Annotation: The PDB entry is titled "Staphylococcus epidermidis RP62a CRISPR short effector complex with self RNA target and ATP". Solved structure of RNA, 55 nucleotides shown. The entry has 5 different proteins, among them CRISPR system Cms endoribonuclease Csm3, CRISPR system Cms protein Csm5, CRISPR system Cms protein Csm4 and CRISPR system Cms protein Csm2. It was solved by cryo-electron microscopy to 3.67 A. The work is reported in "Structures of an active type III-A CRISPR effector complex" (Smith et al., Structure, 2022).
[PDB]
Context: bound to proteins that are not shown
RNA sequence: ACGAGAACACGUAUGCCGAAGUAUAUAAAU
RNA sequence: AUUUAUAUACUUCGGC
RNA sequence: UACGUGUUC
Numbered sequence: 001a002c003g004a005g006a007a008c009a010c011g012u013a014u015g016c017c018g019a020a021g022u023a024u025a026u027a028a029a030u
Numbered sequence: 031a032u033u034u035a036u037a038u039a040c041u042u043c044g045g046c
Numbered sequence: 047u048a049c050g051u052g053u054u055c
Stems, first nucleotide, its partner, number of pairs: 010050003017044002021040002024037001
């Protein structure tokens, strides 16, 4: 003295971009 | 001193 | 998840 032995599925980049919580209907009659 | 009391519309659309 | 890209000496 095992179809064995070495061997990072690893490296770069995002939830962003634009959008107004608006538009109406007098705190009144005896 | 005697009745209301928030009301109807839209409650993330576009580009994978 | 677009690219280096799957195979051996």